An RNA structure (23S RIBOSOMAL RNA, nucleotides 531 to 1365) from Haloarcula marismortui, in which 806 nucleotides are resolved.

[PDB]
Context: one part of a larger RNA, bound to proteins that are not shown
């Protein structure tokens, strides 16, 4: 649940349902606090009229929060389902435009897509610094690690020129940020 | 306010090339090397899958095409060629009639066997990845058929349809090249915070793609101004409108 | 001389406006470092719609420019529905007030007020491929203006008169208001054409002009405006979203009170940026009217998985896994309880990487 309507829900709020545990709150009177906002009634004055102005008054009220007293244990949360309100034509892709009468999937589980070497160019960090790093390899050893050695060679330390060949400011001037100084 | 002011900024000056000369180019007041993580680029499978190729070596003529060897099959019937005979005619040539004979890529035929015109029938997750039924064609020949044998992939075979070479043919099959390549389609898996586009310009065998700019973002450097609005001043402009007895070219009539 | 017209490829003129530079004000920047410079990484080079201005085209939800705002990549409120029309740019939660739009019901708020028009259900349709309605016509109706006529009686109607010279002359058989041509005179009178329209073979006859009476109040001509009406034919079932609405629930002129967003105002909290303090990006306090939307993409902190190491824990007094349930975190996800299970399991820090699926006519297995 056999009188009723379809992206199946999100957020609010009601029904019904609930062993414990791992959550413990929640409701009503009253009172305190009280942002924005913000009156009725009554009094007076306007308007053809609907209605408006002034005062009452930035008062009563005002979300949250708290305190006193009282109440609930399916009771508050929460969970399941269902009802009501508001919003709502999946998802991903393609596309100017997708609910799409554009493309994909029946459902579930598992599987399923920036990886390596070399080189170049940045960047962050670290060592050393006019230098820096070792490669193959050798010795040792705790024997693929690790300790010592190895500077061959690479890049950097001067450039310009097709080449021949030649070969630079360890600062001369002026602005001036940071920082420093002064008696600002 | 005044000094000193690393870095930075603007200059000088120096090396060299070119250089009669001048002017330009490049370089110059010491920062690099290595290591680790990470951003990005290039070659390589290069985020992953995705397709029609091309090449190499092999395996197929158990299907089928064609050839060859050795075998096998074709009820029955129809038509009645040559040849031959007899008779008649004829000088002969030969002719005519009747008979005989039994030819043929001949005729009829669900004989066997081979094929397949139409039904656009049945079937179409079939009995069947080419089937079923009726109709229809061939059936002594270029016939049909069994087995054996041969020809092999840019090659065969082909009474030629690009047909066939094992459900595969406008170039077989298998494995390898191989993770082929694509500018084309699809897909690329956890949470959040800051900023936030371009759908345009130049070039391109370029227009379904790239590169360079524009624009987005991140990092470092610089150090005092900046200018999306308006006002005013000094300039730029010839669109709207208007007009052309201002050019220009259109475009009415009358004395 | 005068008179009638034009120009994208004409200009004696000439805007709005666009634009260079400067100053001023504003806004902004000097701990948020602007303006500018260098370098790393892109994405992107099918766009679209509205509005303005276009060019082509009969046109198009057409093609092709330009400026701008929007959609794309923009929620929420309205517009029946509806990428780009209106309001509106939006952290969460809460109260309040408005915006567009709306207040008869559906559906929150008016069957509001003063006044007018419309009778067609016109209409209840801002914009639009989407909402049609045209040239032409209208004694449908309302409103405003001008001229002329009128109680010395208008306009209309009805009654009476519409007379003679004379059936004018001419033409013609004929013609007498009325075939055609010319002319169009004067009498009586309160009127009456040498006849405005019919009619006849030609006459007759019937009437207009023109006069009088009856009657009794506005009439007649023309200009403009408002709403409506005709013009108005289509295919499954009519429509303003529907119901339905008529002194409106239509339309126009005013006005009154309301409803109605995430906008605006306000309370608390969150994130982000910046400031003070600080070793701190840990606290604490402070500032934001001038912060809070987002596709491609850039940048940065964090969750989870494997195994290694160091440090350090858990488990037969019950590990991992699984099922149901409780708690925390914006979230990735963390954690606890109960049952099952029956042997392994973490945490922190530094590493490691065949590390995260809803999707590929994705693969395999199961259903």
């Nucleotide at each position: 649940g056999a009188u009723c309507g379809a992206g199946c829900g999100a957020c609010a709020g009601g029904g019904c349902a609930u062993a414990c545990a791992a959550g413990g709150u929640c409701c009503c009177c009253c009172g305190a606090c009280g942002a924005a906002u913000g009156a009725c009634c009554g009094a007076c004055g306007c308007g053809c009229g609907a209605g408006c102005g002034u005062c009452c008054a930035g008062u009563a009220a005002g979300a949250c929060u708290c305190a006193c007293g009282g109440g609930a244990a399916g009771c508050c949360g929460a969970u399941g389902u269902u009802c009501u309100g508001u919003c709502g034509u999946a998802c991903g892709u393609u596309u100017u435009g997708a609910a799409a009468a554009a493309c994909g999937a029946g459902c579930c589980a598992g599987g399923g897509a920036g990886u390596g070497u070399g080189u170049c160019u940045g960047c962050a960090u670290g060592g050393c610094a006019a230098g820096u790093c070792u490669a193959a390899c050798c010795g040792g050893a705790g024997u693929a690690u690790c300790c010592g050695g190895g500077g061959a060679g690479g890049c950097a330390c001067a450039g310009g020129g097709a080449a021949a060949c030649c070969g630079a400011c360890a600062u001369g001037g002026c602005c001036g940020c940071a920082g420093g100084g002064c008696u600002u | 306010g005044c000094c000193c002011g690393a870095g930075g900024g603007c200059c000088g000056c120096c090396g060299u090339c070119u250089u009669c000369a001048a002017g330009g180019g490049c370089g110059g007041g010491g920062a690099g090397c290595c290591a680790u993580g990470u951003g990005g680029a290039c070659a390589c499978g290069a985020c992953c899958c995705g397709a029609a190729u091309c090449c190499g070596g092999a395996c197929g003529a158990u299907c089928u095409a064609c050839g060859c060897a050795u075998g096998g099959a074709c009820a029955a019937g129809a038509u009645g060629a040559a040849g031959c005979g007899u008779g008649c005619c004829g000088a002969a040539a030969g002719g005519c009639a009747c008979g005989u004979g039994g030819a043929a890529g001949u005729c009829u035929g669900u004989u066997a066997g081979a094929g397949u015109u139409g039904g656009u029938g049945u079937c179409c997750u079939a009995c069947a990845a080419u089937a079923c039924c009726c109709u229809c064609u061939c059936g002594u020949g270029a016939u049909c058929u069994a087995u054996g044998u041969g020809u092999a992939g840019g090659g065969g075979u082909g009474a030629a349809a690009g047909g066939c070479c094992c459900a595969u043919c406008g170039a077989g099959u298998c494995c390898g090249g191989c993770a082929a390549c694509a500018g084309c389609u699809g897909g690329u898996u956890c949470c959040a915070a800051u900023c936030g586009a371009a759908a345009c310009a130049u070039g391109u065998c370029g227009a379904a793609g790239c590169a360079u700019g524009a624009c987005c973002u991140c990092c470092g450097c610089c150090g005092a101004g900046g200018u999306a609005g308006u006002c005013u001043g000094u300039g730029a402009g010839g669109u709207a409108g208007a007009g052309c007895g201002a050019c220009c070219g259109a475009u009415u009539g009358g004395u | 001389c005068c008179u009638g017209u034009c120009a994208a490829a004409c200009u004696c003129c000439a805007a709005a406006c666009u634009u260079a530079c400067a100053g001023a004000c504003g806004c902004c920047g000097u701990u948020u470092g602007a303006c500018g410079c260098g370098g790393g990484g892109a994405u992107u080079c099918c766009g679209g719609u509205g509005c303005g201005c276009g060019g082509g085209g009969u046109a198009a939800g057409c093609c092709u420019g330009u400026g701008u705002a929007c959609c794309a990549g923009g929620a929420g409120g309205g517009g029946a529905a509806c990428a780009a029309c209106c309001c509106a740019g939006a952290g969460a939660u809460a109260g309040g007030u408005u915006a567009a739009g709306g207040u008869c019901c559906c559906c929150a708020a008016g069957u509001g007020u003063g006044g007018a028009u419309u009778a067609a259900g016109u209409g209840u349709a801002a914009u639009c491929c989407u909402c049609u309605g045209a040239a032409g016509g209208u004694g449908g109706u309302c409103u405003c203006g001008a001229g002329c006529c009128c109680u010395a009686g208008a306009c209309a109607g009805c009654c009476g008169g519409g007379a003679g010279g004379u059936g004018a002359g001419c033409u013609u058989a004929g013609a007498a208001g009325c075939a055609g041509c010319u002319a169009c005179c004067c009498u009586c009178u309160a009127a009456g054409a040498a006849a405005a329209g019919c009619g006849u073979a030609a006459c007759a006859g019937c009437u207009u002009a023109c006069c009088g009476g009856c009657c009794g109040a506005g009439g007649u001509u023309u200009g403009a405006g408002g709403c409506g009406c005709c013009c108005a034919a289509a295919a499954u079932g009519a429509u303003c979203g529907g119901g339905a609405c008529u002194c409106a629930a239509a339309u126009c002129c005013a006005c009154c009170a309301c409803c109605g967003a995430g906008a605006c105002c306000u309370g608390u909290c969150c994130g982000u940026a910046c400031c003070a303090c600080u070793c701190a990006u840990a606290c604490u306090g402070g500032u934001a009217a001038u912060c809070g939307a987002g596709u491609a993409g850039a940048u940065u902190g964090g969750c989870g998985c494997u195994c290694u190491a160091a440090u350090u824990g858990g488990a037969u007094g019950g590990a991992a896994g699984u099922a149901g349930g409780g708690g925390u975190g914006a979230a990735a996800a963390c954690u606890c309880c109960u049952a099952u299970g029956g042997a392994c399991c973490g945490a922190u820090u530094a590493g490691u990487g065949a590390c995260g699926a809803a999707a590929a006519u994705c693969c395999u297995g199961g259903c």
The depositors describe the entry as "The structure of the antibiotic LINEZOLID bound to the large ribosomal subunit of HALOARCULA MARISMORTUI".
Crystallisation conditions: PEG6000, KCL, NH4CL, MGCl2, pH 5.8, VAPOR DIFFUSION, SITTING DROP, temperature 292K.
Among the 28 different proteins in the entry, which are not shown, are 50S ribosomal protein L37e, 50S ribosomal protein L7Ae and 50S ribosomal protein L4P.
The entry also models magnesium, potassium, sodium, chloride, strontium and cadmium ions.
The entry is indexed under LINEZOLID, 50S RIBOSOMAL SUBUNIT, ANTIBIOTIC COMPLEXES, Ribonucleoprotein, Ribosomal protein, RNA-binding, rRNA-binding, tRNA-binding, Metal-binding, Zinc-finger, RIBOSOME.
Ippolito et al. published it in J.Med.Chem. in 2008: "Crystal Structure of the Oxazolidinone Antibiotic Linezolid Bound to the 50S Ribosomal Subunit".
The structure was determined by X-ray diffraction at 2.7 angstroms resolution and released in 2008.
It holds a match to the Rfam family "Archaeal large subunit ribosomal RNA". A reference for the family is Yusupov et al. (2001), "Crystal structure of the ribosome at 5.5 A resolution", Science. The family has 91 seed sequences and 2,955 matches in Rfam 15.1. Its Rfam clan is "LSU clan".